The PDB entry is titled "Structure of complete, activated transcription complex Pol II-DSIF-PAF-SPT6 uncovers allosteric elongation activation by RTF1". An RNA, together with DNA: 106 nucleotides with solved positions. The reconstruction used 446,195 particles. Among the 21 different proteins in the entry, which are not shown, are Transcription elongation factor SPT4, DNA-directed RNA polymerase II subunit RPB9 and Parafibromin. Released in 2020, the model rests on cryo-electron microscopy data to a resolution of 3.1 A.
Context: bound to proteins that are not shown
DNA sequence: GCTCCCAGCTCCCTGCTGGCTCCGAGTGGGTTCTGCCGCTCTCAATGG
DNA sequence: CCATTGAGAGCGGC
DNA sequence: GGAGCCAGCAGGGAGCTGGGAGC
C1' cells in the first nucleotide's frame, strides 16, 4: 500500500399377443 | 212399469320372450397404432 | 415500380 | 359365450250391466 463467477425435476396417453406364479 | 236373466264388457293374473350385466388375482416383455384429400390464401420468385 | 400466378400451408370436407 | 335376472305383452278367467223375458 490490493484480492474475477452463481442457472436446475425433468417427463407421454391409447390398443394387442407371448410369458410367469 | 216392475223384477230379474245373460252376453258383452271390464279388469284381473299367469306366462313367454328379449335385453342386460358378469365372468380370479397379480407380474414381466413384446409390438403396432396419434384422419388424408383437395380447394383457396398468402409470398414473394420471377417476366414485362 | 407493376403483377399474373407456382408454390406454401391451412382448413373445410368424408 | 354363455347363464341368468327383469320388462313387455298376449292369451286368459271372473265377475258387473244395460237390454231383453216374464210378469
Nucleotide at each position: 500500500u490490493a484480492a474475477c463467477c452463481g442457472g436446475a425435476g425433468a417427463g407421454g396417453g391409447a390398443a394387442c399377443c407371448c410369458a410367469c406364479u